[PDB]
Context: one part of a larger RNA, bound to proteins that are not shown
RNA sequence: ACAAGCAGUCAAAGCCGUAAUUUAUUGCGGUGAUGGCGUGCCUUUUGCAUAAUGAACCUGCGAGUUAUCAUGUCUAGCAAGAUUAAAGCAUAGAAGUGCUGGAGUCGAAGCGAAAGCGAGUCUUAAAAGGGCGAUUUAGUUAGAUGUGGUAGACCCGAAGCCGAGUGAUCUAUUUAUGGCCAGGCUGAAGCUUGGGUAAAACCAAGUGGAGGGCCGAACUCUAGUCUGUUUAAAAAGGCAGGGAUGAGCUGUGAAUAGGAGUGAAAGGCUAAACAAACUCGGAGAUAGCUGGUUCUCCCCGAAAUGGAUUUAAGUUCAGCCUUAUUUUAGUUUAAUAGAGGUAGAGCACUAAUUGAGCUAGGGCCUGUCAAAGGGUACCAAACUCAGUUAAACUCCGAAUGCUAUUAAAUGAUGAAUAGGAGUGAGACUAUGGGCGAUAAGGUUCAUAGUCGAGAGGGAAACAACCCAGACCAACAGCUAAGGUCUCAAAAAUGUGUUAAGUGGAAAAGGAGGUUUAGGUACGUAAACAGCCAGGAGGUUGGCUUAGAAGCAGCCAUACCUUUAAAGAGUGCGUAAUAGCUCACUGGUCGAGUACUUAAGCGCCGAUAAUGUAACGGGGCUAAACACAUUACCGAAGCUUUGGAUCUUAACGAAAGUUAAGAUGGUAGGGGAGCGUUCUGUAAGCCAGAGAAGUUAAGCUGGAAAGUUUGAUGGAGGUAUCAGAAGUGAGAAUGCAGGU
Numbered sequence: 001a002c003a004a005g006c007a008g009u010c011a012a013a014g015c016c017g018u019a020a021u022u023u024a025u026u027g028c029g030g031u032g033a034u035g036g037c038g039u040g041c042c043u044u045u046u047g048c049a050u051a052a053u054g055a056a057c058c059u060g061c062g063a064g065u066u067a068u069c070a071u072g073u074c075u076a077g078c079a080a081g082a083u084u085a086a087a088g089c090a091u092a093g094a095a096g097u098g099c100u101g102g103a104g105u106c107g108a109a110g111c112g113a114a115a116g117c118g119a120g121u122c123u124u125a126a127a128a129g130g131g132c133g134a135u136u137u138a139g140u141u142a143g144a145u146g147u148g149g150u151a152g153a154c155c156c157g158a159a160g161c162c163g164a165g166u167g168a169u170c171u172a173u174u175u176a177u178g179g180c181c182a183g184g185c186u187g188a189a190g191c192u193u194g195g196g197u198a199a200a201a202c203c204a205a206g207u208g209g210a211g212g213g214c215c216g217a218a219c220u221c222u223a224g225u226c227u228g229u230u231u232a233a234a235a236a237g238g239c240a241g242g243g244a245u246g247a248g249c250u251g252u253g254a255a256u257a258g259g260a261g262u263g264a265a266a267g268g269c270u271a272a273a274c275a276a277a278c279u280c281g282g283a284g285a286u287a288g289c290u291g292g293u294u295c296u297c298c299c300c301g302a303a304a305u306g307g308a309u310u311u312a313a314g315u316u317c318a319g320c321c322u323u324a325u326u327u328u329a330g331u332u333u334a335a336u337a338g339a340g341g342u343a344g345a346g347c348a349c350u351a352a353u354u355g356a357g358c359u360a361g362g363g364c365c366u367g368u369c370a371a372a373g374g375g376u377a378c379c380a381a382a383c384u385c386a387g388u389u390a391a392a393c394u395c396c397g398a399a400u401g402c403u404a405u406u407a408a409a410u411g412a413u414g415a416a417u418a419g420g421a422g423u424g425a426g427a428c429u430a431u432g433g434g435c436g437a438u439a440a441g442g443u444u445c446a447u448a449g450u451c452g453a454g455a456g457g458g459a460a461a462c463a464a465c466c467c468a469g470a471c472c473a474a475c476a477g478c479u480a481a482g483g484u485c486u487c488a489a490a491a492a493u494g495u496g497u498u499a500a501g502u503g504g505a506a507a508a509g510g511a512g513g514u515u516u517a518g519g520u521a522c523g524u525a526a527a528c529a530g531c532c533a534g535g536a537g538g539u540u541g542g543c544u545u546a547g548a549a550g551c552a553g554c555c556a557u558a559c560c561u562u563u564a565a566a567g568a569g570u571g572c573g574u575a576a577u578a579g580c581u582c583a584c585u586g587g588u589c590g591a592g593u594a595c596u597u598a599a600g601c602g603c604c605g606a607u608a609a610u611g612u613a614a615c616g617g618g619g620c621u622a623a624a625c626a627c628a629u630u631a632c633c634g635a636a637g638c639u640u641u642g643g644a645u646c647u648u649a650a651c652g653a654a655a656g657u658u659a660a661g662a663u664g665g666u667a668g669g670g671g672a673g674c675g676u677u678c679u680g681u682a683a684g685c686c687a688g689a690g691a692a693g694u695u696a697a698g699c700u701g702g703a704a705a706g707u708u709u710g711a712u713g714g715a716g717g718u719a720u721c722a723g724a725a726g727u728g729a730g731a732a733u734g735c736a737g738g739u
Stems, first nucleotide, its partner, number of pairs: 008037004014031008041054001043052001056739006066151013081106003087100003091096001110117001120132004154292002157289001161282006172256009181246001183215003186211001190207002193204003219243004224239004258274001260270003295673006305318005319423002321420007332408005338402001344396001345394002350390003354386004359380001361379001363376004426451010456467003471643004476639003482633003485618003491630007503620001509604002513601005519595003530588005536561003539568001542555001543553001567582001571580002644663008674728001676725005685717002693712001695710003699706002
């Protein structure tokens, strides 16, 4: 042993130990069923639980130091002066400290290139006006310390560059001297015997044994393939394959060395590493690059922009931050008064452009020659009326924003000087834009916000959205966003809407869904739907055509009559009709109907691949949507209750006591402490009656941390003050040991 846990924290029953209250209930303890909440840490990033980097664990070691100069601050001394450096003597042996040492250095006067002149000087004839001065001085010496320079200067790290040496026992080539090649085949030259053979070679025949010849062991190499691949082997093994009388293989020596050797030539090899070996030295080479950089608390608090750059991942100045001093005047309104040209709008300018009117000019046609002409469908300038477009059009023109003054309001947010910086990779959201394709979590700008550097609540989860700025504590209250059936802390009632689970995704379009409101048709003098009739005659409307008789197709149907009403026919269908129907009008019935408009909700369109998956789930017809009444819940916000520090103000002799507000924080600046080692204080004090060190329990302080008692330990430690650092480790693919 029914359970889904960055393992902890906040609540919490049962059980066990112990102490109290006479005794089964509280505490302290240990375990812990169950509930709420909760994405390790460190680097680097706009942004990391990130499936980006880094660590197996633990214990040790492991990183702004030293010497000098520059400058600022603090402390100490002297003071218009401050001060010695090297060095000498005395003393003692005691790398002291006391005198001596004024050589030098910095101030005391500046200006100018300089001569030169000087509280003035330079520029020029000019104090004529300016630049730098000043009359209004403060410096200087030592210690400590913030930065900067020079040095390996916070630590770790290159590939490589030079100097001097070491390597040819591996390997490449050469050289001297030795060794090895089982066996079986293939038959060159030459020689000999015969045919024109002395004036070619062949054939017939042997003889003969030539060859970077053939097959194939030893011996040497490795195509093809498999195994191996945290291997038996830092290049082999099993099947096999190539050469094997030669450009062959091999033993023992020797020779050629780093910009050089060697190379049947691969950028191959030269001691398992070669597009320039190895060892030592320069060397702690240099890195604009990556990584690491150790105790605590308090106060303030960025930037990722602009300019420049052999610059774009760097650096520097400005901008933004902090400390000290001085100064007092940012910031938001309101009122009054100013300059724009944007939005918008407009055609008055520059262009684009719509329809009519008008009319040059151009061609077309016609009494044409090409004289002067006339018909103008047009091609069309200018002009007139009406109507549009523009970032690079403007006769006009806001809102905000900007500047000046004044008065209030807010209270150090402004500015100047000086010390120290960091930053110069940004991201999204709400508006205005450019580029893109009115695509991108796209790119590039402007304003503001947030994140960055911000915890808490909400959006189910969800750095940039909504609400809201965490000094600490409380088992108190009221609220913001967002919610109030349930998971899950919080709502009921009133009037309507929705039938689609719409709510709980979306378009063009379709749509007798429904609520409410309003138009136009039409109607109790009979509308619409149904039901019962006519729905015609002239007339095949004239036709095109082959036909078209109402229904290929052209034209209108200003075609009339009987008219109740009948269309040059609504559709179906016939070659062509024919035929069936309708508008059209009459009777039966008996009030709204038929087309549209604006809104509130709905319908279809709706549509991907692990699994319902487009409410967070269950479920909900409200527990959905709209409009009202009264509420509640809900954060580290606010209020209340304490406690701490700082600033300001007041009280107070100060000390301190009260009144107000203000304390999130990376880079970065300032201040105050804890702890470690060593030296003086210390020939002190605490220790063999038990010191340091480790270990257990308990206690204290706002943090680093501190002191009491047991057990172990068996010999050295420590309070106050002052000084000096090899002074604090969790990480550097850190080093070493153990596991």